[PDB]
RNA sequence: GGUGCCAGGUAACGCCUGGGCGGGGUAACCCGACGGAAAGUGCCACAGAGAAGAGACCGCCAGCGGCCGGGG
RNA sequence: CCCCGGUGCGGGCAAGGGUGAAACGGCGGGGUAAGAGCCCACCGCCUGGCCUGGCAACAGGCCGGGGCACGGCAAACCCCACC
Numbered sequence: 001g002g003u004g005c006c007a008g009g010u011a012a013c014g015c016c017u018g019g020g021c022g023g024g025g026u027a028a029c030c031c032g033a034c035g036g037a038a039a040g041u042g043c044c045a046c047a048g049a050g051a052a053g054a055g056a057c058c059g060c061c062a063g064c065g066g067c068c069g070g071g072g
Numbered sequence: 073c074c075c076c077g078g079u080g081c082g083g084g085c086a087a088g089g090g091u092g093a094a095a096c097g098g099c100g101g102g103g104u105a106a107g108a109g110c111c112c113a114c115c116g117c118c119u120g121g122c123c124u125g126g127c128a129a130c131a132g133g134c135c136g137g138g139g140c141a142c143g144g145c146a147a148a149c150c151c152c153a154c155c
Stems, first nucleotide, its partner, number of pairs: 001155004005019005020034001021032004035151002040149002042145003057089002059085003064082002066079007097115002100112003116140001117138009
């Protein structure tokens, strides 16, 4: 450097028939450049507190410390 | 010195809101000042072992175990399999 889920057919097929799986669909059916990402590098826009061993804007807490008001 | 009430500064929270295609499992309860798998049941996931279908890819079930490690991208680089 090129292809990537499978069985049959087939001297061979990404060719066809079909099955599986993922997705859309109420269904028939339709679309799949359908091996891998608790190993490395990089990315995850704008927004957003926070984009991955993240983070507190709004917000919620008076149980503990403290401040304040009453009580002996 | 303690008792009673008010306060969000110290401090506690991730549990609601809002942003984001996606926010570091879900759901119903317990728990707590308010909260978190924090605990517990169930879903999901993870895992030790076995079984049923099927030629296969794959689908399903059971007996356990675990509070639970585990975000998404590679027609991205790259890692892998065949040639």
This is an experimental structure of RNA (RIBONUCLEASE P), with 155 nucleotides shown.
An Rfam search finds the family "Bacterial RNase P class A" in it. The family's RNA type in Rfam is ribozyme. Rfam's curators write: Ribonuclease P (RNase P) is a ubiquitous endoribonuclease, found in archaea, bacteria and eukarya as well as chloroplasts and mitochondria. Its best characterised activity is the generation of mature 5'-ends of tRNAs by cleaving the 5'-leader elements of precursor-tRNAs. Rfam links the family to the GO terms dimeric ribonuclease P complex, tRNA processing and ribonuclease P activity. The family is grouped with related families in Rfam's "RNaseP clan".
It comes from the structure "Crystal structure of the specificity domain of Ribonuclease P of the A-type".
It was solved by X-ray crystallography to 2.9 A.